[PDB]
RNA sequence: GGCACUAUGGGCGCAGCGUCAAUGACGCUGACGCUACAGGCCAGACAAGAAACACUUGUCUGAUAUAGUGCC
Numbered sequence: 001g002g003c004a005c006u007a008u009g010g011g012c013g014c015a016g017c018g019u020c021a022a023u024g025a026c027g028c029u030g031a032c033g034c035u036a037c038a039g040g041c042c043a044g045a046c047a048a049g050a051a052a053c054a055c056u057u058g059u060c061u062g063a064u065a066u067a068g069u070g071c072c
Base pairs, nucleotide, nucleotide: 001072002071003070004069005068006067007066008065009037010035011034012033013032014030015029016028017027018026019025020024042062043061044060045059046058047057048056049055
């Protein structure tokens, strides 16, 4: 490189821990569950943002993008 499999969005619980105060908060961590909603992830086009690139946001098109586990 190919091929599968799985996992990936929001919430909502659950534990566990941190993080600051030192008493409460606050976080993450969970292939840790819970749900119907969905959304994330990647690339291109287009539009606007005081905007040639970059940045942000929105729409549209493709599916992509990650991992992990195997197989070749």

An RNA structure (Rev Response Element SLII) with a sequence from Human immunodeficiency virus 1, in which 72 nucleotides are resolved. Primary citation: Ojha et al., Nucleic Acids Res. (2025), "Mutation-driven RRE stem-loop II conformational change induces HIV-1 nuclear export dysfunction". Crystallisation conditions: 0.02 M Citric acid, 0.08 M BIS-TRIS propane pH 8.8, 16% PEG 3350 and 0.3% Ethanol. The PDB entry is titled "Crystal structure of HIV-1 RRE SLII G34C mutant in complex with Fab BL3-6". NCBI's taxonomy places the organism under Viruses, Revtraviricetes, Ortervirales, Orthoretrovirinae, Lentivirus humimdef1. Keywords: HIV-1, Replication, Fab, Chaperone, Rev response element, RNA. It was solved by X-ray crystallography to 3 angstrom.